[PDB]
Context: one part of a larger RNA, bound to proteins that are not shown
């Protein structure tokens, strides 16, 4: 669902059915709360689900809003720390040899003077002289003549700078009025002072 | 009597009141008459 | 004269605008970056398992048992191990023999150590067990690097898939041996680990696709960096405020099997019983009965079987308290004790406690023990058991308690049947 009379069996282990027996006669009324493992209610616990949600937290991962750093906005002034890049200035000792050649090479003589030549003249060449030296003195540089170099460094120049510090106002900001007396200067009067 | 630095330029006894020129001085200095 | 009358300053002094302060190249705000952040967000919180949790490791892996005489076999069944060691404990050649006993040696006992006989493995083999080994696979010395390169194929686990071991070879190169041979790690069964990604070695490398060269990236090959939940998501709690899909595949309940526990009666008698075994009792034994407890399971039930107890109220059971009717007695009365038929009539008022058992006062010649875990649409509603709220322990917390206390909705018959009276 279709039902509703019981014991005992058996059964998914507590049957209105099944099975053995007990009994089995209408149709009603009021009650009744033993049972229908009586209705409600896809069990509030239970466990399960690669379902969830509220809620925590030193869960894994993010996050608003904080805090802290750069950029922008972002200006004018000074002073330190920076003498930077700069204007300039200075140091040089190995055996030898003038030493002390910066050094180390060229040179194998320069330069300077001075009369002459010549020019309007310095000059410069020519020889004369000439501190050294190329030469020789000899060794480590062959030192005169004559460098670029650049430092110990210097002195100076308008050097940006995780600078730094004081300041400035025009950007921003806030706060105050109904945007009402701002900043100067000046007569005015005393205090003082200078004679 | 100078200048030099300063204070100054008016409200304080009281539960009152104020705004809206006064005065000046020049022009307007005249209309009207 | 006559009505009637402005305008400018002064009155109320010139200058310069910057409405006045305060700040001020900061702050604010715009863009990065750093820390902070359960305030807020998503998302997670293994699996197994005689319920789940907690334990724990049976989750990858050995070995003997189980295993039932091929192999294969299970449980959280039984004893155990593994996540390492090792340039020799790996190779390979040649020497030697180990465990104990045994008779001797100064200091020499248990002392050692030197020394001769026995000596089948009782000894050693890194370790667990288990095979296995005596001119070794043991000791002790030579001498090494075959614990290498490459190519496939085969046992095992097996789907007859991978990984990892592990063997049979083929190529090359080599070590040790006088050679014959023997090594491709450990004497043999454990001693492990995709893809992506990040690394390194390699070619005298391919590619960056308009063309050249270099840097770079990146690509093929063998390896390394790890997944132990070991065929491999990156992952915490709580909920008594709760949820949903389900589950009787899984518990708390009642029914059912079971009995360590419970609760029990006969055999044999060593004994007590003053002597006397059994009048009453009986040691160690041994056999058997009942399942309301207590578990033990999980068989029914989770789209519900109201879950503790009292109060009512019925009836059964005897496993007999007492009454009837007997029988023994260490039975004189009296009292009491033992055992038979035996369940007919009885088996109470009280204090605390929610409890059941409880013990306590008091009735009594004399106060048995249980069944439907009887009995909530029969009450109750004290117990436990939603939510509130408080201690005590515990947690950082949220919240936990088999720890206390308080306060906590008890629904529905009229229906079949029984039953009780009516016709």
């Nucleotide at each position: 669902a279709c039902a509703g009379c019981c014991a005992a069996g058996g059964g998914a282990a507590c049957g209105g059915g099944c099975u053995u027996g007990g009994a089995a006669u209408a149709a009603u009324u009021a009650g009744c709360g033993g049972g229908g493992a009586a209705a409600g209610a896809a069990g509030a616990c239970c466990c399960u689900u690669u379902u969830g949600a509220g809620c925590u937290u030193g869960a894994c991962u993010c996050u608003a809003a904080u805090c802290u750093g750069g950029c922008a906005g972002u200006g004018u002034a000074a002073g330190g720390a920076g003498a930077c890049a700069u204007a300039a200035g200075a140091g040089g000792u190995g055996u030898a040899g003038a030493a002390u050649a910066a050094g180390u090479g060229g040179g194998a003589g320069a330069u300077a003077u001075u009369a002459g030549a010549c020019c309007u003249c310095g000059g410069u060449u020519u020889g004369g002289u000439a501190u050294c030296g190329u030469c020789a003195a000899u060794g480590a540089a062959a030192u005169a003549c004559c460098a670029c170099u650049a430092c110990u460094c210097u002195u100076a120049u308008u050097g940006u700078u995780u600078c730094c510090u004081u300041a400035c106002u025009u950007a921003c900001u806030u706060g105050a009025u109904u945007a009402a007396a701002u900043g100067g200067a000046a007569c005015g009067u005393g205090u003082a002072u200078c004679a | 009597u100078g200048a030099u630095g300063c204070a100054a330029g008016c409200u304080u006894c009281u539960u009152g009141a104020u705004c809206a020129a006064a005065g000046u001085a020049u022009c307007a200095c005249g209309a009207g008459u | 004269a006559c009505u009637c009358a402005g305008g400018u300053a002064u009155g109320a002094u010139c200058c310069a605008a910057u409405u006045c302060a305060a700040g001020g190249a900061c702050a604010u705000u715009g863009c990065c970056a750093g820390g902070u952040a359960g305030g807020g967000a998503g998302u997670u919180u293994g699996a197994c398992u005689g319920g789940g949790g907690c334990g724990g490791u049976a989750c990858a892996u050995c070995u003997c048992u189980c295993a039932a005489a091929u192999a294969a076999u299970a449980a959280c069944g039984g004893a155990g191990g593994u996540g390492u060691c090792c340039c020799a404990a790996g190779g390979c050649c040649a020497g030697c023999u180990c465990a104990g006993u045994g008779c001797g040696g100064a200091c020499a006992g248990a002392a050692a150590c030197c020394a001769c006989a026995c000596a089948u493995a009782g000894a050693g083999c890194a370790a667990a067990a288990g095979g296995g080994c005596a001119a070794a696979u043991g000791c002790u010395g030579a001498c090494u690097u075959g614990a290498u390169c490459u190519c496939g194929g085969u046992g095992u686990u097996c789907a007859g898939u991978a990984c990892a071991c592990a063997c049979a070879g083929g190529g090359a190169c080599a070590g040790c041996a006088a050679a014959a041979g023997c090594u491709c790690g450990g004497c043999c069964u454990a001693u492990c680990g995709a893809u992506c990604c990040u690394u390194u070695u390699g070619g005298u490398u391919u590619a960056a696709a308009g063309a050249g060269u270099u840097u770079u990236u990146a690509a093929c090959a063998a390896g390394a960096g790890g997944u132990g939940u070991c065929a491999g998501a990156a992952a915490a709690g709580u909920u008594a405020c709760c949820a949903u899909a389900g589950g009787g595949a899984u518990a708390a309940c009642u029914g059912g099997c079971u009995u360590g526990u419970g609760g029990c009666g006969g055999c044999c008698a060593a004994g007590c019983g003053u002597u006397c075994a059994u009048a009453g009792c009986g040691a160690c034994g041994u056999c058997g009965c009942u399942u309301u407890u207590u578990g033990a399971u999980c068989c029914u039930u989770c789209g519900a079987u109201g879950u503790c107890g009292g109060c009512u109220c019925u009836u059964c059971c005897u496993a007999u308290c007492a009454u009837u009717g007997u029988g023994a007695a260490g039975c004189a009365a009296a009292a009491u004790u033992c055992a038979c038929c035996a369940a007919g009539c009885g088996u109470u008022g009280g204090a605390u406690u929610g409890u059941u058992c409880a013990c306590c006062c008091a009735u009594g010649c004399a106060a048995g023990g249980g069944a439907a875990c009887g009995u909530g649409a029969g009450c109750u509603g004290g117990g436990u058991u939603u939510a509130g709220a408080c201690c005590g322990u515990c947690g950082u917390g949220a919240g936990a308690c088999a720890g206390g206390u308080u306060a906590g909705u008890u629904u529905u018959a009229c229906c079949c049947u029984a039953c009780u009276a009516a016709u």
Solved structure of RNA (28S ribosomal RNA, nucleotides 2739 to 3523) from Drosophila melanogaster, 651 nucleotides shown. It holds a match to the Rfam family "Eukaryotic large subunit ribosomal RNA". The entry is indexed under Specialised ribosome, Drosophila melanogaster, Testis, RIBOSOME. The depositors describe the entry as "Drosophila melanogaster Testis 80S ribosome". Hopes et al. published it in Nucleic Acids Res. in 2022: "Ribosome heterogeneity in Drosophila melanogaster gonads through paralog-switching". The reconstruction used 46,878 particles. Released in 2021, the model rests on electron microscopy data to a resolution of 3.5 angstroms.